[PDB]
RNA sequence: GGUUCAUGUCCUACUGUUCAAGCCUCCAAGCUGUGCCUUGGGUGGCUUUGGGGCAUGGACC
Numbered sequence: 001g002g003u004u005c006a007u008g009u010c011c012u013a014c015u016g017u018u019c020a021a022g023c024c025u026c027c028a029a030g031c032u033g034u035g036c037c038u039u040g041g042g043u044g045g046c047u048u049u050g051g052g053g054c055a056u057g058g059a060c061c
Stems, first nucleotide, its partner, number of pairs: 001061012021047004025042006031035001
C1' cells in the first nucleotide's frame, strides 16, 4: 500500500442460514371441503450465500 473479516446502519435479493434449507426423481405415511398439500427416507441431482455508501476495530498479504 492492498485485501479480508467483524460490528453498526441504509439500500437490494429473497433464501437470509452457518451454512443449511427448499426443489427435482423414487419410495412411504398422513390430511382434508378437496392442497399444483404436508412429513420422513434413499444414491443421486439442482438454486444460491453477494454488491454499494458511511463509522469503528482486528487481522491476512
This is an experimental structure of RNA with a sequence from Hepatitis B virus, with 61 nucleotides shown. Rfam match: HBV RNA encapsidation signal epsilon. A reference for the family is Beck and Nassal (2007), "Hepatitis B virus replication", World J Gastroenterol. Rfam links the family to the GO term viral genome replication. From the family's description: The HBV RNA encapsidation signal epsilon (HBV_epsilon) is an element essential for HBV virus replication. Primary citation: LeBlanc et al., J.Biomol.Struct.Dyn. (2021), "Structural insights of the conserved 'priming loop' of hepatitis B virus pre-genomic RNA". Entry title: 61 nt human Hepatitis B virus epsilon pre-genomic RNA. Taxonomically the source falls in Orthohepadnavirus hominoidei (Viruses, Artverviricota, Revtraviricetes, Hepadnaviridae). NMR data were recorded at pH 6.4 and 298 K. It was solved by solution NMR.